[PDB]
Parts: sequence; structure tokens; C1' cells
RNA sequence: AUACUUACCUG
RNA sequence: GGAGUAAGUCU
Repeated sequence: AUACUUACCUG
Repeated sequence: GGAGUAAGUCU
């Protein structure tokens, strides 16, 4: 580098 | 079906 949880937008 | 952003953990 990677992986996981939470929040926001959308004809 | 789709872009961008924020916070936490393993780092």
C1' cells in the first nucleotide's frame, strides 16, 4: 500500500 | 446504478 465500520448527495 | 467528501479502527 491493503482491509473493515459509520455519515452526507443523486434524473 | 453512479461521483465527490468527512470521521473511527486494524497501522